The RNA has 30 modelled nucleotides. The structure was determined by X-ray diffraction at 2.4 angstrom resolution and released in 2013.

[PDB]
Context: bound to proteins that are not shown
RNA sequence: UCCAGGUCUCUCGCGAA
RNA sequence: UGUUCGCGAGAGA
Numbered sequence: 001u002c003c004a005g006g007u008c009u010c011u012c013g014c015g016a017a
Numbered sequence: 018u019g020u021u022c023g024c025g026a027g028a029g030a
Stems, first nucleotide, its partner, number of pairs: 007030011
């Protein structure tokens, strides 16, 4: 100077096979 | 546009 900050669900956006 | 994967974001709980 950077990074940092849970579990999940849905959705939208982007990139691929 | 269908799918399947990966990324980002928002919202909700």

The 2013 paper behind the entry is "Structures of coxsackievirus, rhinovirus, and poliovirus polymerase elongation complexes solved by engineering RNA mediated crystal contacts".
Crystallisation conditions: sitting drop, temperature 289K, VAPOR DIFFUSION, SITTING DROP.
The depositors describe the entry as "Poliovirus polymerase elongation complex (r3_form)".